[PDB]
Context: bound to proteins that are not shown
RNA sequence: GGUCAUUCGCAAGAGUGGCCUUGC
RNA sequence: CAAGGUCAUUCGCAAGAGUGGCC
Numbered sequence: 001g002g003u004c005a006u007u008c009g010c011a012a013g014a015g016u017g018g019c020c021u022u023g024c
Numbered sequence: 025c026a027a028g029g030u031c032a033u034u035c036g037c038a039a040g041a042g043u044g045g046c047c
Stems, first nucleotide, its partner, number of pairs: 001047002004044002007041002013035002017031001019029002
């Protein structure tokens, strides 16, 4: 230098969970 | 009983950081 993988921070999507806020 | 938001975790995506390994 160039490729690959893992993890961590963040951004955003899905589910679980918890919390809260609304409508009836 | 319907909606939405946030937080934890799981998971795929990008930017970033760290580290590992290959030529």